[PDB]
Context: one part of a larger RNA, bound to proteins that are not shown
RNA sequence: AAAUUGAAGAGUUUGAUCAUGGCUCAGAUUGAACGCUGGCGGCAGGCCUAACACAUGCAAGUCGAACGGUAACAGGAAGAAGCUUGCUUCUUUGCUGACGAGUGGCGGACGGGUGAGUAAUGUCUGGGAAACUGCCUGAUGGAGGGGGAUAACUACUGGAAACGGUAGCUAAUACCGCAUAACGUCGCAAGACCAAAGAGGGGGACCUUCGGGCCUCUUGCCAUCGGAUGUGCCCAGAUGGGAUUAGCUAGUAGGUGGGGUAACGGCUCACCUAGGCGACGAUCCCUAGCUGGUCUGAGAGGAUGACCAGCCACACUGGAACUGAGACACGGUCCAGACUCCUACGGGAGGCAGCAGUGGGGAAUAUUGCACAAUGGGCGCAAGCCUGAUGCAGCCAUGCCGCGUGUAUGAAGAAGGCCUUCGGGUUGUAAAGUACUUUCAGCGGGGAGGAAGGGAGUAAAGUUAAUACCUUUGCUCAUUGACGUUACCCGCAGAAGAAGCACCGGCUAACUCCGUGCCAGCAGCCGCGGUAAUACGGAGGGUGCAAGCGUUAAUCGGAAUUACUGGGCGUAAAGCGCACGCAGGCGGUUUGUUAAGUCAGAUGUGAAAUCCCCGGGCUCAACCUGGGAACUGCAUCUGAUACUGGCAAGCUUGAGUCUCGUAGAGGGGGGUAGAAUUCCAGGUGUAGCGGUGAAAUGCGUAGAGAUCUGGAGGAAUACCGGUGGCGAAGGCGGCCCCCUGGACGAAGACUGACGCUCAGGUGCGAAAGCGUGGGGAGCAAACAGGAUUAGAUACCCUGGUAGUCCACGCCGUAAACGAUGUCGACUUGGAGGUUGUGCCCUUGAGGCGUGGCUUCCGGAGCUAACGCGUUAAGUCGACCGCCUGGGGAGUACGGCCGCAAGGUUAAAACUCAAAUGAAU
Numbered sequence: 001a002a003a004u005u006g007a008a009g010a011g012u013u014u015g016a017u018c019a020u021g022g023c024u025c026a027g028a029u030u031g032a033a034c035g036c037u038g039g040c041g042g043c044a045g046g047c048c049u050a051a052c053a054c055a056u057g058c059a060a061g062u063c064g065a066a067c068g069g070u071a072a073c074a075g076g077a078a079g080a081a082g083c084u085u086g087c088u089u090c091u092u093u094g095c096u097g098a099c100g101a102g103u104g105g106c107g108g109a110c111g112g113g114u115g116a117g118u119a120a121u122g123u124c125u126g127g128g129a130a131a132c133u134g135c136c137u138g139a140u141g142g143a144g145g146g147g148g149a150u151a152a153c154u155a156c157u158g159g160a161a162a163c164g165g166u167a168g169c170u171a172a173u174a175c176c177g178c179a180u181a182a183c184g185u186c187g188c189a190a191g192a193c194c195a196a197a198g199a200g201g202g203g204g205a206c207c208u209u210c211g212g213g214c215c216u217c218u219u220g221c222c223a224u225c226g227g228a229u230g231u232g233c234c235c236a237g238a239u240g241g242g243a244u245u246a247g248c249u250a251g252u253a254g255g256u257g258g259g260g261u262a263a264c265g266g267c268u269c270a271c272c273u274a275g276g277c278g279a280c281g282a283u284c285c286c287u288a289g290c291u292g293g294u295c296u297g298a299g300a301g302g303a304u305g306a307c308c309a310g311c312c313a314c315a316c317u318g319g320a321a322c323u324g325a326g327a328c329a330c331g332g333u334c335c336a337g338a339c340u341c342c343u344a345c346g347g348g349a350g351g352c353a354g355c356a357g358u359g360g361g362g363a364a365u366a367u368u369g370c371a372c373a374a375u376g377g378g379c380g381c382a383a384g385c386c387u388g389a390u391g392c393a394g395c396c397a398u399g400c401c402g403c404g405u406g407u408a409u410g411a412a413g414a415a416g417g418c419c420u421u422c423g424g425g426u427u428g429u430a431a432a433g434u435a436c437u438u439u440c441a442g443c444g445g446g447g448a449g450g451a452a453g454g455g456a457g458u459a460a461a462g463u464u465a466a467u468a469c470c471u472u473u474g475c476u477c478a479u480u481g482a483c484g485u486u487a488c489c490c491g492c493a494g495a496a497g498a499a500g501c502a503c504c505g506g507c508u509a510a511c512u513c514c515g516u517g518c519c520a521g522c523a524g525c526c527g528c529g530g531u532a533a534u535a536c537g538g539a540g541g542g543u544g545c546a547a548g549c550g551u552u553a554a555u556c557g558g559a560a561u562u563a564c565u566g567g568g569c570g571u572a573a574a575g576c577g578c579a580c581g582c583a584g585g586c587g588g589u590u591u592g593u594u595a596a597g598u599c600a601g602a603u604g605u606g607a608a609a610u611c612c613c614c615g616g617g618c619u620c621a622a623c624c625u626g627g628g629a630a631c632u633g634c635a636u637c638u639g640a641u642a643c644u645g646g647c648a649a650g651c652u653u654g655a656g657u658c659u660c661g662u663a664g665a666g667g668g669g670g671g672u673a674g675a676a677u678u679c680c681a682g683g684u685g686u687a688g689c690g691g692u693g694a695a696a697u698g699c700g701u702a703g704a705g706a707u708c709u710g711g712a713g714g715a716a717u718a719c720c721g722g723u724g725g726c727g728a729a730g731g732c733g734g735c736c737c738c739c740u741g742g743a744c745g746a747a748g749a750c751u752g753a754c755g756c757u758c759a760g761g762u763g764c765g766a767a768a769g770c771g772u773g774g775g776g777a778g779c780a781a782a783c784a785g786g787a788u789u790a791g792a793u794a795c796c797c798u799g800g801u802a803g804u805c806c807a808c809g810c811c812g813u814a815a816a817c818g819a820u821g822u823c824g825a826c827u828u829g830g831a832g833g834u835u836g837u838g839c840c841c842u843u844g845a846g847g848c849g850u851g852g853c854u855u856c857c858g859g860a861g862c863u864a865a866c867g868c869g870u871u872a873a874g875u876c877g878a879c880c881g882c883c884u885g886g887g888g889a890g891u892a893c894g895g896c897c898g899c900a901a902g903g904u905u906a907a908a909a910c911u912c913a914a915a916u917g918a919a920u
Base pairs, nucleotide, nucleotide: 009025010024011023012022015920017918018917019916027556028555029554030553032552033551034550035549036548039403040402041401042400043399044398045396046395047361052359053358054357056356057355058354061106062105063104066103067102069099070098073097074096075095076093077092078091079090080089081088082087113314114313115312122239123238124237125236126235127234128233131231132230136227137226138225139224140223141222142221144178146176147175153168154167155166156165157164158163184193185192186191198219199218200217201216202215203214206213207212240286241285242284247277248276249275252274253273254272255271256270257269258268259267289311290310291309292308293304294303295302296301316337317336318335319334320333339350340349341348342347367393369392370391371390375389376387377386378385379384406436407435408434409433416427417426418425419424440497442492443491444490445489446488450483453479455477456476457475458474459473460472461471462470500545501544502543503542504541505526506525507524511540512539513538514537515536521528522527567883568882569881570866571865575880577764578763579762580761584757585756586755588651589650590649591648592647593646594645596644597643598640599639600638601637602636603635604634605633612628613627614626615625616624617623654754655751656750657749658748659746660745661744662743666740667739668738669737670736671735672734673717678712679711680710681709682708683707684706688699689698725732726731769810770809771808772807773806774805778804779803783799784798785797786796821879822878823877824876825875826874829857830856831855832854833853834852835851836850837849838848839847840846861868862867885912886911887910894905895904896903897902
Other pairs, nucleotide, nucleotide, family: 002613cSS003628tWS009558cHS013020tWH013915cWH014016tHS016919cWW019572tWS020915tWS021914tHS022913tSS023561cHH025559tWH026558tHS031048tHS037397tWW037547tWS042622tSS046365tSS049362cWS050360tSS051114cHS051314tWS055357tHS055368tWW058388tHS060107tWS060110tWH064068cWH064101cWH067171cSS068101cWW069100tHS070094tWH071099tWS083086cWS084087cWS094097cWH102151cSS103172tWS109324tHS111331tWW112315cWW113353cSS116313tWS119287tWH120122tHS129232cWW130233tWS130263cSS131262cSS133229cWW142196tWS145177cWH148174cWW149172tWH150171tWH151170tWH152169tWH159161tHS159162tHS160347tWS161347tWS179196tWH180195tWH181194tHS182184tHS182194tWH182223tWS187190tHS195222cSS197220tSS201469cSS202466cWS203204cHS205214tWS208210cWW208211tWS215465cHS232263tWS243282tWH244893cWW245283cWW246278tWS246281tHS247282tSS251254cWH251271cWH251272tWH252275tWS255266cWH261263tHS266271cWH292305tHS292608cWS292609tWS297299tHS297300tHS299566cWH300565cWS309607tWS321328tHS321332cWW322329tWH323327tWH324326tHS329332tHS338351cWW343346tWS352355cHS352356cWH355388cSS356368cSS362364tHS366394cWS371373cHS372387tHS372389tWH373391tWS373451tHS373481cSS374390tWS380382tHS380383tHS397547cHS401621cSS404498tSS405499cWH406495tHS410429tWS410432tHS411430tWH412431tWH413428tSS414430tWH415428tHH417540cSS420423tWS429431cWH437495tWH438496tWH439496cWH439498cWW441493cWW447487tHS448486tWH449484tWW452480tWW454478cWW464466tHS481482cHS481483tHS494497cHS496498cWH499546tWS503510tWS508509cHS508510cWS509543cSS516519cWS516533tWH518530cSS519529tHS520529tHS520533cWW527535tWS563884tWW568574tSS569574cSS573883cSS578728cSS581760tHS582759tWH583758tHS588753tHS595596cHS611629cWW618622tWH641642cHS641643cHS652752tHS652753tWH654752tHS663742cWW664741cWW665724cWH674716cWW675715cWW676714cWW677713cWW685705tHS686703tHS686704tWH687700tWS687701tWH687703tHS688704tWS690697tHS691696tHS692694tHS694787cWS695786cWS696786cSS696797tWS697785cSS714777tSS722733tWW727730tHS729764tWS744851tSS751754cHS765812tWS765816cWS766813tWH768811tWW769900cWS770899cWS776777cHS780802tHS781801tWH782800tHS788792tWS789791tHS792794cHS810899cHS811901tWS818820tHS820873cWH827872tWW828858tHS859869tHS860869tHS860872tWH863865tHS863866tHS864917tSS865918tSS867873tWS868873cSS869872cHS872874cHS885914tSS888909tHS889908tHH890891cHS890906tHS891907tWH892906tHS898900tHS898901tHS
């Protein structure tokens, strides 16, 4: 050099179509389970549920080179009795090889198990300061002299047992003072204070209470400073879901001073301050060990935490400390509780989530095995002892990988089966036959490696007074394997011992016959079955996979179906009814400066294993392994300054202010006018009026209807009037006055980014409705009568209450619609309406421009289509709201708001395989 090379759809809504949109399938994976079947081997894996209860064996000891000692095997030294007069037997003796019990040291805090608890007292990544650390290690130094006990043992004794009590002895590397004291502790200094333990080899000269002193060597002990390792503590970021959990907290948050800790600290206490956390989600609820990683995916992501490794937590349940370098301690202690067991009834014993195993639970998960040979761990100077860690073996197709179940020839294309249009076709070179081969399995014979070491002896060197003793190195001898009848090799005989499971309507590779007849049954979806079923059941044939094949469960994928990569909201689901605006998000343009984001390099770290790349080893592979790459991250140092951010100075284009005008049903308040309806009072006048499809109810001789006069009262403003205007939206029409908001234009001046959007919040918000007080002409829910009709709680007729109107307050909703959020920029045109304004000319409103708002048509483009089209549904940017199949359901429950009606926020179970949009 290489570290990668990576991405498929299909069915089903319809009479057909396009789109939208759910449901379903094809893939991969697993600690799996189940059904059918089953030959071998390698490697791995194997209670996911009851952290339920546990019989039995084992899972932690070791050191006599710390000590007193001698309970048991051996040797020695003495006696004896025998008499094997040769030696046996018996008794004493710690003398030693050694060693039961005991004191002491070290270990038992490791190793092993489980995931209950724990949403951060934990984990991961990065950074830090106020700390301890046995065993291991490097330096300096010390290692003196004494004392009192107490186990063991003996005697007595309480207790059923467990376990105790009293008295008398004895030892130490057990315990305790004294001495010594610094480069230790306290103190500014002066100064004060603190430790120890011996044991084992061997020995020349010398001294001896014959034990030893003495000389060396090895090892152990004490102090102080280091190293290493291990552990404790602090900070930042990350590490589930829920707002139908919005407030939480009094040692709480900070301070001062005591205490405490190995150490900082509300760690603890006394006073003082009143604070601290929280929409960047506090508190509360539900769930959950975390990581490296694993499965899927093209990736981003999603899901997950079996095995292996790191960390954490727990050890019957709740709690507590003791010992200790280290524990609040799996096989230690104490207390309390539940359960099991023993009891002489007074008491007492126990904890498999160590290994194996049992019962129970469950769909489901294995032997009460062998060995310390190897690696590692504890103790020991070693030999060794211990080790259910570990190495191996047993069981299980649970997975992965490899291999076999024969190979070649073989047409009478045999027979038999099945189909047949009876000719034949197919099973099928398949079988038989003929020739060969012998892997694996069976039997027999050989035969690596995992073995390093340790022991004994000898030689040399170091050390020393010493050629002793010890240590190091070389050589010689003898030896160490559970697996194990090892891997592997050779020989024998014979194709001999070794094939099943699912499927065949489409998706989806593979078709016929017979049985059945909407039955029996199948089905993942679409569906199939009602007498010719490639869909049920059987058979023949075929297809797929194969010692496995199907089914079920579960995760990801397909699903661009929560869309960051990578979707939408006119009509399919989806723009809040409209605005204002805080937090938040975003920010025109120029120059400096800074270097936070960003980018480049370096350094540290990101454990190992795993994934990937290149190789190596097992006959191959799986498997094991060497090196690299990667760990997309975090911190620090040094740079770069284009963009974004911070700061400073500006600029005028965005946004505003001023001057003069213009149009307007913009809003609030108060007057007033005319027409008309109704009512009241009169005059004239007679028999009908009114209403309908046709009628009737109703009104009328008590004089209606008609017509004229006079009066009262309420409500609404004909014509103008116009896809005309104004307002954010809802909305707003006579005329006049008062108060007041917005828009637009013209020419200048001024400020200098002051902007856009906006969750929560606030205000406005048709009609109906509600409260109080008025008003009431017309109209009109309700209600009543008449009609229609089969009925008519309606439509139609005659009446008619609330209401409609006014003042104040509530409600907060509409197909509140352009079913189209707001702001800004850009992109061909035409015909109009309305309202400004500039110019030029003789101006029915001659001509040429230039602004705002608005209506229709249409190009490109977009769109599923219809359509939209400079007022976009085109091309882009900023921010907000909203959607995720149809019902259930804008419903239930909870909260908030409301006088109420109800509004607002807003589920789930269940059920369907469609529901929709546009167009033909």